An RNA with a sequence from Homo sapiens, together with DNA: 387 nucleotides with solved positions. The entry has 22 different proteins, among them DNA-directed RNA polymerase subunit, DNA-directed RNA polymerase II subunit RPB3 and DNA-directed RNA polymerase II subunit F. The reconstruction used 24,102 particles. It was solved by electron microscopy to 3.3 angstrom. The depositors describe the entry as "Arrested elongation complex of mammalian RNA polymerase II with nucleosome (AEC1-nuc)". The 2025 paper behind the entry is "Structural insights into promoter-proximal pausing of RNA polymerase II at +1 nucleosome".
[PDB]
Context: bound to proteins that are not shown
RNA sequence: AAUUAGCUCUUGUGUU
DNA sequence: ATCAGAATCCCGGTGCCGAGGCCGCTCAATTGGTCGTAGACAGCTCTAGCACCGCTTAAACGCACGTACGCGCTGTCCCCCGCGTTTTAACCGCCAAGGGGATTACACCCAAGACACCAGGCACGAGACAGAAAAAAACAACGAAAACGGCCACCACCCAAACACACCAAACACAAGAGCTAATTGACTGA
DNA sequence: TCAGTCTG
DNA sequence: GTTTGGTGTGTTTGGGTGGTGGCCGTTTTCGTTGTTTTTTTCTGTCTCGTGCCTGGTGTCTTGGGTGTAATCCCCTTGGCGGTTAAAACGCGGGGGACAGCGCGTACGTGCGTTTAAGCGGTGCTAGAGCTGTCTACGACCAATTGAGCGGCCTCGGCACCGGGATTCTGAT
Numbered sequence: 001a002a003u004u005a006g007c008u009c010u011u012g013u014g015u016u
Numbered sequence: 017a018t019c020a021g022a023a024t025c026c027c028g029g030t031g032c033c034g035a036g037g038c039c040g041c042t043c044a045a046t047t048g049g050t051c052g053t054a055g056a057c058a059g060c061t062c063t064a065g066c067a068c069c070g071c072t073t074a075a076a077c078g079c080a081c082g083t084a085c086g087c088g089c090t091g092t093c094c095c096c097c098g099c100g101t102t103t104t105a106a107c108c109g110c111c112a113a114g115g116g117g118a119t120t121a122c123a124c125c126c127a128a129g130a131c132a133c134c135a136g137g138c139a140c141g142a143g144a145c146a147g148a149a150a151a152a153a154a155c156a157a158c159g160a161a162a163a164c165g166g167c168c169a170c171c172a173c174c175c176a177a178a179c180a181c182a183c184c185a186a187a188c189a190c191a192a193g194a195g196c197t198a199a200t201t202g203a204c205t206g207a
Numbered sequence: 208t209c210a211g212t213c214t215g
Numbered sequence: 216g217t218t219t220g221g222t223g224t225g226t227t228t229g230g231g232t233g234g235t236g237g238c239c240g241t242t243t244t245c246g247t248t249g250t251t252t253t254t255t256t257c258t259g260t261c262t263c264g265t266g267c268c269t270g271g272t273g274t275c276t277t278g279g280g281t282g283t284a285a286t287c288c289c290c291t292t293g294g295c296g297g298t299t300a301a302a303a304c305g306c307g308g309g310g311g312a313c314a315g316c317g318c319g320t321a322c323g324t325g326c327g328t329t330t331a332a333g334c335g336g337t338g339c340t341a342g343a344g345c346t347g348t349c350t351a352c353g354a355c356c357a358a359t360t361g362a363g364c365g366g367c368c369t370c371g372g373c374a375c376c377g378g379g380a381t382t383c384t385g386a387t
Stems, first nucleotide, its partner, number of pairs: 003199011017387143161243010172232017202213006
């Protein structure tokens, strides 16, 4: 030196 | 009937100190003289008793209404007696004093037994005042009843939870990577 | 036509 | 979406809480009938009054009952032995003393009915009270004895202790 919300997907905990 | 527990009762055996017959004395019971007096018989009076008889009323017998005290159950509770253990002192046998009622002897005084003065209480009679029948009138413990303080129940309040029903607001594992979409859009109105 | 201003 | 404590509210008892009227027994006052309570007039003994009267009481005269003085001995009082019976106090208790209930008749009480006694004249009288007139024998005296009381000796009629017969009664 240029932003925040929301949604979705996914990783590790699935030891016995 | 059917067991026992004590405690009397007669039988056998044991004492005993006075009961009963007898010594003695001794004085009271008993009996011959004497008197007097209240007992005793009889009669006058009489007076209250017996009995009859006439006029009058609370008492006696019973009829009748009521309840309650006596009699019998109904507990009921019980406190001195037989039994059990414990304390003690009483009085025949002893000792002592002791002292006083009784006996004998003695002193004394005061009332029995007469008379004698006289006067206080009894038989009998009279004024009188406590007492009683009767009338007028309260009146007090014996019943006949109650009607206001004393319990008590309806009809509410009256707060005070109990419960139940629903409403409700807050909570729901850590991290991590990436992509993808949208973060206003009709539209109204001066120009 | 037109474009800022108005809108929820 | 599900869970779960807080919260609010209403509905229901639901135990007080007296709101009270709504009803009841105990002190409470009245009839009453025999019982006293006052006052008038009559009534009968109580107290008073009189005559006299036979005892109340004074005066001698004595003798024995009454009271006392000395003195006694035998009955009357006190005191240890001691040890078993006369108490001397608990335990169980159990028929009985005795205070409550169920029940009757007869006595309290008032009264119908009857009356025989209550009160009071009135005559006959029969031995009591009191007095006239006697009088028999039992109390006072004086004397004799023997009955019986006071006491004393022998032994015994009845009191008294062990063994059987039993004789009462209690608990079952």